[PDB]
RNA sequence: UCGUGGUACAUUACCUGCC
RNA sequence: GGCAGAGAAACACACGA
Ligand code: S9L
Repeated sequence: UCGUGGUACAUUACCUGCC
Repeated sequence: GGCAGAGAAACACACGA
C1' cells in the first nucleotide's frame, strides 16, 4: 500500500410513504 | 423538516498479502 471481513445486522448521501 | 421504510459510499479496525 493492496485485498477480504463484520460488530456496519450501521446511517449520513440517494429513493419512497405519512404529517 | 420530524417520524417511518429502504439504504450505499467513505473511514476506522481485524485478518490475509
Ligand atoms: P448534504 O446533501 O451535504 O446535506 C444533507 C442534509 O440536508 C440540506 C441538508 O437540505 C434542509 C435542506 O433539509